Overview:
23S rRNA, nucleotides 2031 to 2910 from Enterococcus faecalis: 880 nucleotides with solved positions. The entry is indexed under Ribosome, Enterococcus faecalis, PoxtA, ABCF, antibiotic resistance protein. The entry also models magnesium, potassium and zinc ions. Method: electron microscopy, resolution 2.4 angstrom. The entry became public in 2022. Rfam match: Bacterial large subunit ribosomal RNA. Clan: LSU clan. The depositors describe the entry as "E. faecalis 70S ribosome bound by PoxtA-EQ2, high-resolution combined volume". Primary citation: Crowe-McAuliffe et al., Nat Commun (2022), "Structural basis for PoxtA-mediated resistance to phenicol and oxazolidinone antibiotics". The sample was in a buffer at pH 9.
Context: one part of a larger RNA, bound to proteins that are not shown
RNA sequence: UUAGUACCUGUGAAGAUGCAGGUUACCCGCGACAGGACGGAAAGACCCCAUGGAGCUUUACUGUAGUUUGAUAUUGAGUGUUUGUACCACAUGUACAGGAUAGGUAGGAGCCGAUGAGACCGGAACGCUAGUUUCGGAGGAGGCGCUGGUGGGAUACUACCCUUGUGUUAUGAACCCUCUAACCCGCACCACUAAUCGUGGUGGGAGACAGUGUCAGAUGGGCAGUUUGACUGGGGCGGUCGCCUCCUAAAAGGUAACGGAGGCGCCCAAAGGUUCCCUCAGAAUGGUUGGAAAUCAUUCGAAGAGUGUAAAGGCAGAAGGGAGCUUGACUGCGAGACCUACAAGUCGAGCAGGGACGAAAGUCGGGCUUAGUGAUCCGGUGGUUCCGCAUGGAAGGGCCAUCGCUCAACGGAUAAAAGCUACCCUGGGGAUAACAGGCUUAUCUCCCCCAAGAGUCCACAUCGACGGGGAGGUUUGGCACCUCGAUGUCGGCUCGUCGCAUCCUGGGGCUGUAGUCGGUCCCAAGGGUUGGGCUGUUCGCCCAUUAAAGCGGCACGCGAGCUGGGUUCAGAACGUCGUGAGACAGUUCGGUCCCUAUCCGUCGCGGGCGUUGGAAAUUUGAGAGGAGCUGUCCUUAGUACGAGAGGACCGGGAUGGACUUACCGCUGGUGUACCAGUUGUUCUGCCAAGGGCAUUGCUGGGUAGCUAUGUAGGGAAGGGAUAAACGCUGAAAGCAUCUAAGUGUGAAGCCCACCUCAAGAUGAGAUUUCCCAUUUCUUUAAGAAAGUAAGACCCCUGAGAGAUGAUCAGGUAGAUAGGUUGGAAGUGGAAGGCUAGUGAUAGUUGGAGCGGACCAAUACUAAUCGGUCGAGGACUUAAC
Numbered sequence: 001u002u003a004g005u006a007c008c009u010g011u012g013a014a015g016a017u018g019c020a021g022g023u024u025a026c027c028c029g030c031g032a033c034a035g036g037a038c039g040g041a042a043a044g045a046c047c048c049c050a051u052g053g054a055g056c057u058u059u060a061c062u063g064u065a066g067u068u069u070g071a072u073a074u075u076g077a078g079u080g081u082u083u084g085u086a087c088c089a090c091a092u093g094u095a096c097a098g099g100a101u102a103g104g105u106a107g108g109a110g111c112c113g114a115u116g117a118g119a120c121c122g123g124a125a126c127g128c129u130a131g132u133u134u135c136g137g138a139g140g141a142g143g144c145g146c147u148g149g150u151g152g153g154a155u156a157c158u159a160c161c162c163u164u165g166u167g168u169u170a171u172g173a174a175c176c177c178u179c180u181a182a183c184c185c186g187c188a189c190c191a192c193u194a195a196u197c198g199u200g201g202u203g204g205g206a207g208a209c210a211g212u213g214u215c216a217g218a219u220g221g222g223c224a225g226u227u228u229g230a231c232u233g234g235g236g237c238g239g240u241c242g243c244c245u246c247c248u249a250a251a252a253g254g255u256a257a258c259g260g261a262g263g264c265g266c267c268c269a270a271a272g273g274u275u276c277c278c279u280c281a282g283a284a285u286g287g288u289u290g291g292a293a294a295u296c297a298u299u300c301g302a303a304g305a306g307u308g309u310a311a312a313g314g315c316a317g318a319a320g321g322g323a324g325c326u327u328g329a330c331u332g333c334g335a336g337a338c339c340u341a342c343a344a345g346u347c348g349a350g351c352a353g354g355g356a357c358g359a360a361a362g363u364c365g366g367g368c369u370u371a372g373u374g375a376u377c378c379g380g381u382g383g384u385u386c387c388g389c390a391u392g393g394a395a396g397g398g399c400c401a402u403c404g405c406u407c408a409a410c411g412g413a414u415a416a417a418a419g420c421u422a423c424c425c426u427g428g429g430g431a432u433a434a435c436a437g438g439c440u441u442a443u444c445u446c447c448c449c450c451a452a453g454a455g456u457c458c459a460c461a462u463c464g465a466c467g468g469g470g471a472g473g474u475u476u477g478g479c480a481c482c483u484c485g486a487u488g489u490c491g492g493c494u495c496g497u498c499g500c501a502u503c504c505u506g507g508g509g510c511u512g513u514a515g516u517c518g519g520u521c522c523c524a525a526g527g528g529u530u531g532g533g534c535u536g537u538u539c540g541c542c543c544a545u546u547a548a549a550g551c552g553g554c555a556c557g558c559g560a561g562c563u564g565g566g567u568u569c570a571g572a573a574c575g576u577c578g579u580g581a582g583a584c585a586g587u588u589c590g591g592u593c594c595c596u597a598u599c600c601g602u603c604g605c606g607g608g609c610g611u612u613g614g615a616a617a618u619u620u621g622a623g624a625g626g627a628g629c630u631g632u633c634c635u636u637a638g639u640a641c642g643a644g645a646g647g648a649c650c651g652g653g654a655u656g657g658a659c660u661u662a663c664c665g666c667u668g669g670u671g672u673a674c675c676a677g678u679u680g681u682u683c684u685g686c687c688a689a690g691g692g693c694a695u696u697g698c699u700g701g702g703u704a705g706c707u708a709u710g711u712a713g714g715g716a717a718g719g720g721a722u723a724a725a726c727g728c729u730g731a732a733a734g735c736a737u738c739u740a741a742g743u744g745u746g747a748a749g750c751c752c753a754c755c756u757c758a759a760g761a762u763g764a765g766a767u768u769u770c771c772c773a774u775u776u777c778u779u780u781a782a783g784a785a786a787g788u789a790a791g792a793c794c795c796c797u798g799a800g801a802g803a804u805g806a807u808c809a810g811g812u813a814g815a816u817a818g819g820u821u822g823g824a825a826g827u828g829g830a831a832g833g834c835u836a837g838u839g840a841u842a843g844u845u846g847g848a849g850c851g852g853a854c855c856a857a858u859a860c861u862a863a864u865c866g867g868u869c870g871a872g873g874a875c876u877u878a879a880c
Base pairs, nucleotide, nucleotide: 003017006023007022008021009020010019026608027607028606029605030604031603032602033601035600036599037598039595040594047429048428049427050426052425053424054421055420056419057418060226061225062224063223064222066219067218068217069216070215071214072213073212074211076179077178078177080175081174082173083172084171085170086169088167089166090165093162103161104160105159106158107157110144111143112142120137121136122135123134124133125132126131184205185204187203188202189201190200191199192198229241230240231239238258242264243263244262245261246260247259265410266308267367268366272326273325274324275323276322277321278320280304282300283299284298285297286296306315307314309372311370312369313368330353331352332351333350336347337346338345342411355364356363357362378404379403380402381401382400383399384398386397387396436483437481438479439478440477442476444472445471446470447469448468449467453463454462490565491563492562493561495557496554497553498552499551500550503528504527505526506523507522508521509520510519511518530544531543532542533541534540571589573587574586575584576583577582609760613771614770615769616768617767618766619765623757624756625755626754629657630656631655632654633653634652635651641646659714660713661712662711663710667708668707669706670705674701675700676699677698678697679694680693681692682691683690684689718752719751720750725745726744727743728742772873774786775785776784777783791869792868793867794866795811796810797809798808799807816862817861818860819858820857821856822855823854826850827849832845833844834843835842836841
Other pairs, nucleotide, nucleotide, family: 002018cWW003004tSS011016tWH014437cSS014438cSS030803tWS037560tWH038482tHS038555tWS044046tHS047234tSS048432cWS051413tWH057580cSS058060cWH060417cSS061221tHH065220tHS075208tWS075210tHH076181tWS079176cWW091164cWW092163cWW094128tWS094130cWH094131cHS096153cWW097102tWH098100tHS098154tWS099148cWH101131cHS102151tWS108156tHS109145tWS113141tWS116140tWS116141tHS117140tHS117142tSS118139tHS119138cWW127130tWS140141cHS149155tWW150154tWH151153tHS180208tWH182207tHS183206cWW183210tWS193198tWH220222cHS226417tWS227418cWH228419cWH233258tSS244310tWS245311tSS248257tHS249256tHH250255tWW262310cSS263371tWS265373tWS265408tHS267271tWS270272cHS270327tWW270329tHH279318tWH280305cSS281301tHS287295cWW291293tHS303316tHS305318tWW314319tWS315318cSS324357tWS328354cWH328364cSS332365cWH334349tHS335348tHS339344tWS351365tWH358360tHS358361tHS374407tHS374412tSS375407tWH376405tWH388394tHS388395tHS407412cWS414416tHS419581tWS421423cHS430434cWH432484tHS433484tWH435487cWH441443tHS441473tWS443473cWW443475cWW450466cWW451464tSS451465tHS452464tHS454459cHS455461tHS458512tWW459464cWS461519tSS472474cHS472501tWS473475cHS480481cHS483487cWS487555tWS488593tWW490536tSS494558cWW500525tHS502504cHS502524tWW503525tWH504547cSS506747cSS507724tSS514641cSS514645tWW515640cWS515646tSS523723cSS524748tWS526628tSS527629tSS528547tWS528548tWS529550cWH535539tHS536565cSS545549tWH546548tHS547629tWS547630cHS558561cHS564593tHS570591tHS572588cWW576585cWS578580tHS597599cHS605805tHS610764tWS613871cSS614790tSS620759tWH621758tWS621761tHS622758tHS636650cWW638639cHS638647tWS639648tWH640647tHS642644tHS642645tHS658715cWW664707tHS664708tWH666710cWS671703tHS671704tHS702852cWS703853cWH717753tWS721749cWW722747tWH723746tHS724746tHS729739tWH729741tWS730740tHS731737tWH732736tWH733735tHS739741cWH759761cSS760762cHS771789cSS779781cHS787872cWW788871tWH790870tHS801806cWS810863tSS814859tWS814863tHS815860tWH816859tHH825851tHS828847cSS828848tHS829846tSS830848tHS837839tHS847848cHS859862cWH
C1' cells in the first nucleotide's frame, strides 16, 4: 500500500491477522466494549550527534559605544619664579725654576702718557697669602717693552681665542598667577515681535579655560562577533593523544581492544675514532684495623657479570674493560636495497677531497642495536662568482648553513578564545542512552551432591561448616538486536488470567509424633486467600481480624479503560555549589492526561442460506460454559492419651462468614400524568374553587415497575479412574520383596454426579403430528414455469418481551390495548352545604373525595378490508 483481514505454540530485524505446524471457523449485518492492529495525531521535547542555531554569563579571546587622562588645533596678551641656549660686557689664570700671579697661539720694536705719566696715600675684590686687579684723593711727567738670565713656554701692546665666575641683553622652555578681544552663558534688559525658539544689541558671569576637531593612554560584558578537541562497548567523570621495547601476534612480515607490562622528550669531549693490551659475577680457603660485606692472595668458576639510560635481540675472537694518540660526532656524494598512501623514515658498498690511528693490512661519515622528536608559514644569525623595476648603488629578496615549537590534542585549524540554557530552537540517529522486549545468567531465588559437626548418645527428626552441581528468568547486572517520520513512564482503580518453588482447606511418609499443638518432606492449583492508621508510594511498621491473609508471570498485565499523588517543562523559595549566567551532590509550594473504532478480538442480537418434498412441535447430547471456599458450637467424651496440666482421631448433628442464582410476599429504597399540606406571584372578571411558574416550588406520604441493605435457594449425598502413600499374593534371587505377571486401598484434585448452553455436531441427529402427488411448457431434464395444500408471514392491537430486529400475548372463531363499570393499593376526610365560634378554625354531611401502571367484568373504540410467500419429493445397491 492492496486486502477474501481467526486462535495457540513456534519462527523471524529477537513481541506476526498475513510465515511454520496444529486448532477453530457457514454467508451478511446491528447494538455494545476497547485487548491488538508496536492503533491515529506531532519527521521525540528525553539521549547522543552536526567543526547547526539562538538567548544568557564572565577575572574566555578580540573588538567597541561610553567615560576619563594627556598632546595638538581653535588660542590671544602679560607679570613674576626657575631653567636651556647665543651673543655682549666684565673679571679669573700664582706647578718648580725664574725680576715674579708668563692661560694658548700669531704678529711684535716699538707701546702708553698735561685726552693728566711714574711714584705716593686711602677704599674695595680676589687670593695659592706671595702678591694681582680695580676705584678715588693729592701731585704734575714720565713710564713699559726690546736688549739681559731663568724655563717646556718670556714678558710691553694688539688680535684670535680657550678655562673660571658676575652682570646685561636676545631669549627656547616649566610653573606662577593676572589680563581681555576670541570661545561659552538652560543670566538680566532691549529690538526684530504675537515668541520662555532664534538672531542681533547692552550689561553681568566665565575665560583662553571650557566646548569642539585630530591623535594618544587608561577604563570599558554597557554592547558586539566569536571560540570553548577527539577517542569513549551511550554521554559524563576518570584515562588516553607523538616516539621506543616486549607479550598478545596463531614459528616470514603485518595484525585490534579504555588488552597485559615498561620506557622516551636525553646523556657522553669520551661513554666518539683508532692502535695495542686485558677478561667477568660470585664462591671456598687464609689474612691487622675489618664487621655478612671496603682492600690482599690462591683455587674454583662459560658467563650466572658488564654493556650510560626501558625491553628485546645481541656481544666475553667481545659490542664488556684499560692505556697512548686523536676528532671520521669529516666535506661533496652515492650504485643498490628495506619501509611506505603521501610526507617522511632506514641501510648502503663504492667514488673524490682532506685527514686520525696503525709498521702494514686496514679501520673510522659517532656511541651493542632499536626511543631522545615536530611539516610549512613567519622571523634571527652567518656565508654567498645569484637578483637588484631607466642606469650605478641601495632597499629588499634568492641560494647555502644554522637558530627560535610540552605547535605533547605531538600531520601542527587562528598571531589571538572560557562558560550557562529548565526560556530554548533546527537538522539527524534506534548508527547511541533512559522504559519494555531479546540474548546472557556472574548476581539473585529456588533445588540438589559430599557430610566435618550440632542434635545428652545418635551426620542425615531438625539443622548443617568447608567445598561441589544444577534449575528458574521475579532481583542487582552485562550487551546494544526491534522501536528516537515517539513502543506513554511509578503507585492506585476497574477487569482479570496463568505458573506452582502451596498461605488456607484435602491426602500422605518420617518425627527428637503420648495427647493437644507442631516440625519436616511428599502429593495436590478445585476454590478461597480481610478491613484500617502513616506515607505518592511499592515496600514496610502498626491496629484489628482471619481457615489463610501464598509467591510469581502476563510490555515490572491493564492510561484509544480511569486516576495523575510521585516522577524537578516553563513560576517561586530554602540548603548547597558557582565570580556569574545558572546548577543539584538535595528539598519545597504551584502547574493543559487529545482521539466520533475501520479491521480482528470480546459481549449481546438479527437477516441469509444450508441440513435433499413442504410444514408445526417435542427432543438426544458431540462439544462447551458455570459451580467447586470455609468457620464455630454441640455430641461421641472430660472418653483414648497423659504423673498432672491439658485433651483427641474417626463418627453424628446444629448454626454462621464470604460468595452466588432467583424473586418482591415481608422489611426498606425509588416511584417527574397517585394523594395531601404549604409559600410567593400570576391568570380563570370577583367570592369560593382552581390552573401556571418558582429544582417535581417546597414539604409529608406512596401504587405498579425496577430494586438491597430484604426474602428464598445453592456448592448435598454419591460413583468411577488415579497422585503421593499403603498394601495383598509373588518370582526374578530356595530368603527377602507392593511388581515382573496377577490384585486391592487411596485426595478439596481428574472423569462423572449438580446447573446452563448446545446438530451450522456441513458428522447438519431422533421422535410425534399435518399437507399429498396439481396445471402448463419443455422432455428424458435432480427441466422451466403456474396456481395452490399444510403452514408461515406482511399489516394491525399489544406485553410478562424489547436499542432495532427478535420473543411472546392477540386480531371480532376477539378481552390484545384504550375507554367504560366495579374493585384494590395509596392518600387521609373532596366540593357544595349545615352547626358552633368575634375570628383564624373545628365538627358534621361522610373512612369522604381523588385514585398512572394493580384486579375483575364489559365489544363502547381500535385490531377493518386484504395481500405475499409456501410441496408434488434424485440416484446406486442391500435386503423384503